[PDB]
Context: bound to proteins that are not shown
Parts: sequence; C1' cells; structure tokens
RNA sequence: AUGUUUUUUUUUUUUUU
RNA sequence: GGUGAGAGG
DNA sequence: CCCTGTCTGGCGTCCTCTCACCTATGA
DNA sequence: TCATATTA
DNA sequence: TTACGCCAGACAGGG
Repeated sequence: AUGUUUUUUUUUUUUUU
Repeated sequence: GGUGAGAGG
C1' cells in the first nucleotide's frame, strides 16, 4: 500500500362464511 | 306427529 | 190438511303431568 | 321388495 | 257389535 480473492439454490399459497 | 289409559287442581 | 210419533244429527270443562303402542301381504 | 286397496 | 240424554229439526201418517 491493497482488495468483486472461494461462489452452489441452504428455493415464492390462505382458509373461505 | 295421531290413538287410548291414569293422576293433580 | 194440521197434529204427531219417529228418526237423524248435534252438542256435552278448562289447564297440566306420567307411562306404553303403533298394516299385512310375498312370489 | 313393491305395488294391492278395505270386513265378523 | 249393542249398554247416553236431551233437544231441535225434518218427515210420513192419519182424522
């Protein structure tokens, strides 16, 4: 002095009279 | 829902 | 034809409570 | 079961 | 099956 530097679906419908 | 029987006043 | 027995219909108290019982048939 | 129709 | 008691109201019968 510096950051797109470990993302993967780990998902949207009541009660109604 | 009709029929019949019995009791109270 | 006006009395008349006789026959036919139409009445017969309100209120309440308990219980039981309910058409035969039939190929 | 599903029409048949009133007396001693 | 029958077993009320009047009481009106209508009807065939007869002097």
An RNA structure (mRNA with 21 nt long spacer), together with DNA, in which 76 nucleotides are resolved. The entry also models magnesium and zinc ions. The structure was determined by electron microscopy at 3.7 A resolution and released in 2020. Wang et al. published it in Science in 2020: "Structural basis of transcription-translation coupling".